Keywords: Rossmann fold, Protein-RNA complex, aminoacyl-tRNA synthetase, LIGASE, ligase-rna complex. Shown are 71 nucleotides from a PDB entry: RNA from Escherichia coli. Primary citation: Rodriguez-Hernandez et al., J.Mol.Biol. (2013), "Structural and Mechanistic Basis for Enhanced Translational Efficiency by 2-Thiouridine at the tRNA Anticodon Wobble Position". The structure was determined by X-ray crystallography at 2.5 angstroms resolution and released in 2013. Rfam match: tRNA. By type it is a transfer RNA. Clan: tRNA clan. Gene Ontology term of the family: triplet codon-amino acid adaptor activity. NCBI's taxonomy places the organism under Bacteria, Pseudomonadota, Gammaproteobacteria, Enterobacterales, Escherichia. The depositors describe the entry as "Crystal structure of E. coli glutaminyl-tRNA synthetase bound to ATP and native tRNA(Gln) containing the cmnm5s2U34 anticodon wobble base".

Context: bound to proteins that are not shown
RNA sequence: GGGGUAUCGCCAAGCGGUAAGGCACCGGUUU
RNA sequence: UGAUACCGGCA
RNA sequence: CGCAGGUUCGAAUCCUGCUACCCCAGCCA
Numbered sequence: 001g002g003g004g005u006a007u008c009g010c011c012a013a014g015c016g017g018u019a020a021g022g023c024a025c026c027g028g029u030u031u
Numbered sequence: 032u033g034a035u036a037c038c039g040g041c042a
Numbered sequence: 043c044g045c046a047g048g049u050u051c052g053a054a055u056c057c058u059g060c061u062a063c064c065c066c067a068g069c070c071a
Base pairs, nucleotide, nucleotide: 001066002065003064004063005062006061009023010022011021017051025040026039027038028037029036044060045059046058047057048056
C1' cells in the first nucleotide's frame, strides 16, 4: 500500500420497517 | 445415569 | 447490531468519518 472482517461468552440469521436459531451459562419440571 | 427429554431466563 | 456523526417518517441493513483485528513481500498451498 492492497485485500478482507466487526450483530449476546462462542457461532450465526437478518440484504431499509417487530434483532431467528444453535452452543455455553443460569434457573425449574420429569428422571 | 448429577445423563436425556421438556419449560423458562440469555442484544 | 465496532465507535461517531448523517440521509430517511423509518437504519444492523444507506452515506461520511474513525477505530480494532485477520490476510498478502515462497521459485509453498